[PDB]
Context: bound to proteins that are not shown
RNA sequence: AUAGAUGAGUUUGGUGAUGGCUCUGAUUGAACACUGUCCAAAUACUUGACACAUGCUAAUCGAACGUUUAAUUUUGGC
RNA sequence: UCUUAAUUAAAAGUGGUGUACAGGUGAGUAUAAUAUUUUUUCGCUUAACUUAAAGUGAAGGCAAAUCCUUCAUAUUGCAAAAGGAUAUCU
RNA sequence: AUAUCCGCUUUAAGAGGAUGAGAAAAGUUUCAGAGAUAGGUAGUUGUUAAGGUCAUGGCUUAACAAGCCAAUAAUUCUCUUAGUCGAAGCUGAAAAGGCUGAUCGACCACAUUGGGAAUGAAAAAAUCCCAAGGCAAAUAGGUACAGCAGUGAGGAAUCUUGGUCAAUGGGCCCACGCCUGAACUGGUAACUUGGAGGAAUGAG
RNA sequence: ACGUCGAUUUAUCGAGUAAAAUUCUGUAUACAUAUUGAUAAUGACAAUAUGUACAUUUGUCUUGACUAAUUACGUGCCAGCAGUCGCGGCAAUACGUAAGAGACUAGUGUUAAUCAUCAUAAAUAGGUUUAAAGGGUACUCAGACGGAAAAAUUCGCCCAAAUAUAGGGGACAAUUUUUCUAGAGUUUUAUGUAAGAAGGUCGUACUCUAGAGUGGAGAGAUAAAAUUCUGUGAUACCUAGGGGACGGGUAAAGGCGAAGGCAAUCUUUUAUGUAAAAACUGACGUCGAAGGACGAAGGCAAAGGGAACAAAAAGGAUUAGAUACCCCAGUAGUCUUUGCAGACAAUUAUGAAUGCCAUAGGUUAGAUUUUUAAUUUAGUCUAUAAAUGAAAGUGUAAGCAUUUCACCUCAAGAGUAAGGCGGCAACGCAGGAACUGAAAUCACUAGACCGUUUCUGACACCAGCAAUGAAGUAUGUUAUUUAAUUCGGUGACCCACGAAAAACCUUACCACAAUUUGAAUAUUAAU
RNA sequence: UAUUAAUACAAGUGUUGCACGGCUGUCUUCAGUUGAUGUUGCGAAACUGUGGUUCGUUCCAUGGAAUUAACGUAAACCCUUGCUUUAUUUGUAAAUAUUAUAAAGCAGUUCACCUUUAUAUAGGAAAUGAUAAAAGGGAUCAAGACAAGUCAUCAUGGCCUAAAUAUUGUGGGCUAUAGACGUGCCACAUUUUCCUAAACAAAGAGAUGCAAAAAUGUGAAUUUUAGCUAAUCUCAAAAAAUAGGAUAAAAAUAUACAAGGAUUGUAGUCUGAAAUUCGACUGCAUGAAUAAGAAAUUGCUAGUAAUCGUGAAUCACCAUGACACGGUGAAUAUUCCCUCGGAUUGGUACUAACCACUCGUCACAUGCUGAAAGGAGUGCGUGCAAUAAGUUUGCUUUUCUGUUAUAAGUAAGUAGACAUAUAGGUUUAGAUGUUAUAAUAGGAUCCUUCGUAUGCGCGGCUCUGAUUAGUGUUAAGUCGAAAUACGGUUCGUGUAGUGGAAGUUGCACGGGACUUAUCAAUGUUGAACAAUACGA
Repeated sequence: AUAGAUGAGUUUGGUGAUGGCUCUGAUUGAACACUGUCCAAAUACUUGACACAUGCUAAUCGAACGUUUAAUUUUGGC
Repeated sequence: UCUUAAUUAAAAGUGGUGUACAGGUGAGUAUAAUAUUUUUUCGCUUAACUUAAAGUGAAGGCAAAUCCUUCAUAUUGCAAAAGGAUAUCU
Repeated sequence: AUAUCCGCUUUAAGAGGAUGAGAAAAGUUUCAGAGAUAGGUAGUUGUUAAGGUCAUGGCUUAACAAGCCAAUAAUUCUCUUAGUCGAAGCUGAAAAGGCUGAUCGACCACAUUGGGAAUGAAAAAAUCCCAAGGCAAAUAGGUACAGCAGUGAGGAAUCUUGGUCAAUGGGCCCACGCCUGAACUGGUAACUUGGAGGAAUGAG
Repeated sequence: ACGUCGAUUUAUCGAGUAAAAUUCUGUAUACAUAUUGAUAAUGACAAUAUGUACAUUUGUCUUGACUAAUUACGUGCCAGCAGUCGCGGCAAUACGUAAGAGACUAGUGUUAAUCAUCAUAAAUAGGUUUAAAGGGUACUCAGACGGAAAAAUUCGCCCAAAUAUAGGGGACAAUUUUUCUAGAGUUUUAUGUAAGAAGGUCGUACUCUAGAGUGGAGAGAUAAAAUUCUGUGAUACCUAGGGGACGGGUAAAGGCGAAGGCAAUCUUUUAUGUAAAAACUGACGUCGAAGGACGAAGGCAAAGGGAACAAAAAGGAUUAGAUACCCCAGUAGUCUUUGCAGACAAUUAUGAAUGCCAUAGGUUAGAUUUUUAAUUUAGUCUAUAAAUGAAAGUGUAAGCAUUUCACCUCAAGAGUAAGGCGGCAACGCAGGAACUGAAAUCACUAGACCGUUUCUGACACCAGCAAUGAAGUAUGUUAUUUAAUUCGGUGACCCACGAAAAACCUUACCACAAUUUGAAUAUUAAU
Repeated sequence: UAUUAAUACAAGUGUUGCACGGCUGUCUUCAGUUGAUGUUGCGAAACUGUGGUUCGUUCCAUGGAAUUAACGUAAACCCUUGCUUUAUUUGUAAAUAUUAUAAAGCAGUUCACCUUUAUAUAGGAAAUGAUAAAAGGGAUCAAGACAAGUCAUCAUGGCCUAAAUAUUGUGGGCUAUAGACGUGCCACAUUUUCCUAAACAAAGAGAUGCAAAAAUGUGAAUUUUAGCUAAUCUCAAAAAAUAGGAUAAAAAUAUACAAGGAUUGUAGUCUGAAAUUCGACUGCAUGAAUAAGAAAUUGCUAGUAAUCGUGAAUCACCAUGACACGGUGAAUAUUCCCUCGGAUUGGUACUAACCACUCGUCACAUGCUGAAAGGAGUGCGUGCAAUAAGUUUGCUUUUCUGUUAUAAGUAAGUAGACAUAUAGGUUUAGAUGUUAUAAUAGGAUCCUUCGUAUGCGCGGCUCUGAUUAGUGUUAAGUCGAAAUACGGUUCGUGUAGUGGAAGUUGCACGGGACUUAUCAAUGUUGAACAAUACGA
């Protein structure tokens, strides 16, 4: 934002209307079938808030504080 | 060997702050509400941040403490606090 | 003995704020679908007086009055479905367009389900207390992956049990430093987009 | 490679500049160096730049039309294709295969979903006479909308936003004030009038009873009959009493009311509406969800009435059968009073109302006038103009506009189910979804058809004459038989037809035997 | 050249008439059908109408749309009728040309009479005007539809057969026969048939042959050929009729059995190798049904029907069929109705066009949704009881702490006095503490109240349920015929009944049914005549 507004098939013996259906355009956090060389970015349980093995996501200060054993060194006794 | 008073290092803790942030999910939830915008007028704020001032004393409990309890002092009168650490000296 | 460093308490300010029902004037809010219900309001509506408040307001109290809102559903109830919103995503030439409510930002709610309180400047917790069933535990009193990766199940269908705190952010700390599945980066999938994926000559 | 391959007009058309080959590039990427993400220091991992080096796949859908793109073969309403319409039944561009062609391409198709298509829930911006869709009715609360000339207030509205402080502009909008009279109403007994209601009547016919009436055997019914009535005296013709409903003419394209509806008559009683003049009020108006009221016929309830008519029930006929249509009879019901009920082709298939648009011919009730006849107000109908409409048509609206309410959103299921509300019940109000479809639907056009009208032709019919159908028999066919009984025709338009001549031949059939380049043409080899 | 061999083929009456050509049938005793241009309507389409008239879309007039073309129609053609001219043998009695033969031409609804619309186009009269004439028949008869007939005439595309789905002969079959249906022939005696006789036709046939006369035979026919290949000769003769004649209980009474000519026996003839399956005639014998025909059906409108005889295309033989000739010669009808074609009014839901379309039950397979005594579940709401954590209130209960006023000073702790000495004792005191009591303030306890779980009840919701209802889909079933036309009882709305079903009945109502309507007003001397006026 001043270029942006479009159709097509199908009802009837036929014509014009009414009125749905379908196709034509764009798209998806998609799935499936047949296929597939490489790279980047981005996105990636849309369903059962279903049940969860294992490791991790919140710790830090000894210049707040003493305990506890370890050695080390000092007292008394022997 | 036993028994005092210390040093040091570890391991659990006590206390301070943070786990009121970040991250995850969409189960529940059906709405007009002390909701919200503009202008005018305002009030509150005992933690953290920034600037400054003043005050930082005394006991008791736990093994000890910046933990807990309590007192003195703080314009008048009510109302607070906690200690730890490092240098210098002939 | 003196002088410093880091704190603690109070006070006055700035900033911030999740702050008080702030108040007054004029506005705004497309409030799912279906069905039923005509009353609702008891400091409730107003006056006087007093208190409270920065101020306003039954905000609070006493004494009086019987009002106020509504009448087309105000109010209440049952069922069904759903997190809400944005040029956030897709789409139309366009309409206060339509649809969605992934990734991004804002808001709301939840952390197995249900029932609760305290702490704190402020609940703004994956905290705490209690009950129930599941798993673990029995003389115990833990656990709930809707934190990251991963497994089983369900499904037409959606990935690594990596590295590093180097960068950005956050917690603790006088300082140094420690921690961070936040994050940054490597991996998997044509799911999507963008790019490459070869040009010229080539007549008997 | 003056090679190959596929078609085929064997020499034309294609694969085909395509391939091979030649000359270059160094893209993704690999490797190397440097820089950088980071600085006080710290680099997990990678980016960028430069240099060198490398030439690496095709895949998939479609091919009747919509929709770009063809043949051949196979299959034979089978197998299958299909988004929609469709395709396939022995010469399929639609299925399967082959080749070709048209496309997109590391993607291509399909399924699912969303927007747009779809003025296909229309605020912008629809519609309801005949196609989905106007409520049965209009008095009315809420609500929406609604005159003239000024003024106050809001500062709506506009400048004009950024949810704009503060102002400006004054047409319009909201509340309000004052005036005005064009809308809407009141008075002046209008005229006219089947709106409504109450209390009483009239009459034509019908019906019952009575007069041992008169009369003395039929009557009524139907297309025709039967059931039925009648000798206990009918029908027919009378006299005298009783009963119930109904409403002839007038009468019309006529009138009245909100609609439903309203038609004999007297009195009583009730709201609107129309004409002309004045006067009066001064916007007091229109529409109207809901509630309430009214609402045909049939029906429910109660108490009456009961002549006639008549669902039901039943009988007699008709008929292949006949519940039925027809007939003899006949109960509810229709009528009265009081309630319930609320559904209608409750229709103009058209809600109500307002402003407006050109004529003509009738008609209804007034008014004015030179009351002849014109003019005019309010109704109603016919036929047209402009226009409008799919058209039919409409044209006092189905036009131009406006206001408001109701209702519609493909068919079918369905105005059905469930729950609810109302009712004594019958039923009413309200009101879905599942399953299944690509069509349902309207007006018109030209035909055909009609136990439709009116005509026109024909031995079509009438009339007349003769003939067929029964006998015998010539002949064609069916059926059946048979080794074969050749085949075709076989309603009108076959059946003395093809056949204007079946013992052989004809002859196409059967049995038994016989023949294999045959009866034709061409070509290549022999004589 | 001719012959032989070889393989492409030849051949097919094999298949599809729903692949076709050609041809034909019915509508078609009809009058329609198609094309061009123009204009009208959005368009499919329409102009093709209307008033008369005509045998007729014939002609006239007319239309706010017509102008033209083709085919059919018509005209013309063929036979026939009258007349004119030509020709005269093989036809004609004669002839001064008149039958017949056949070439061309002419002729009618022409003239006269009567009547006559809108003044434009005409019609009527029919043995007593004229004229032969009021003529007749045949051929022809479109487009289209019936996917009508024919792939067995011919021709042709596709598909099949190719030692057989082709080709040749002998015999057989096409000729079979329970029932039944169409065409004819003939008969069923009195207007018939039978017997006798001295009448009148037309047309056609004979080189793939008509055959006279004579003779022979009862007959079919034979023997033998005269003539003619034809207006010459031959087939060849018409019949009915006309006029006589015979027969009668001319069938129903059994001692009177009519007419009739099927069936069969037997003896012959002709054609042909051939007459058995399976031919046509002749002689003799045999002697069936048949009493004029039910329902029903067919042909025919003047030289027609009816009734007589003649000819023959195919043909060795074989007409009761088809196709043609003449002789005699009627009756009856004039549009009510049935059928078909064309046109028209009204209606339509038909367009494959009424053999149309279309409605519902039942039967069959199957989809989905209801009712239902019950059964199962429930993360739902709610009532009552109960209840952990937590928790309000106070005629609950304990306890701690802080103030205030007291009491004590022994325990503690804080002050003062006096004395002792290897000592540190005695004594007093409350201002600050400590202890106790009271009051008061506040916080923790306990109790009270509320209160998850849990239990019971009511309600909601989900699932299921014997049994049961509705509807959707599905060509090939069944029973009716309700609707669309006046749909054959007008159809629909409402309401109340009723019936296997569609339907049907009462009552009122609607048209989406009757505006679909088209003269007994019968249609006029509306102001004389004549003039220099007037003049289609």
Solved structure of RNA (16S rRNA) from Neurospora crassa OR74A, 1435 nucleotides shown. The reconstruction used 131,806 particles. It was solved by cryo-EM to 2.85 A. Entry title: The structure of the small subunit of the mitoribosome from Neurospora crassa. The 2020 paper behind the entry is "Analysis of translating mitoribosome reveals functional characteristics of translation in mitochondria of fungi". An Rfam search finds the family "Bacterial small subunit ribosomal RNA" in it. Gene Ontology terms of the family: ribosome and structural constituent of ribosome. The family has 99 seed sequences and 42,628 matches in Rfam 15.1. A reference for the family is Yusupov et al. (2001), "Crystal structure of the ribosome at 5.5 A resolution", Science. Ions in the entry include magnesium and potassium. Among the 35 different proteins in the entry, which are not shown, are mS42, Ribosomal_S7 domain-containing protein and Mitochondrial 37S ribosomal protein S17.